[PDB]
Context: bound to proteins that are not shown
DNA sequence: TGAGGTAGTAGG
DNA sequence: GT
């Protein structure tokens, strides 16, 4: 660096 | 399948 | 390394 995904928020 | 941010982790 |  990338992607995953999760969370928290926002509209 | 609403969707954009910030982030913390699993992985390469 | 366990």
């Nucleotide at each position: 660096c990338c992607u995953a995904c999760u969370a928290c928020c926002u509209c």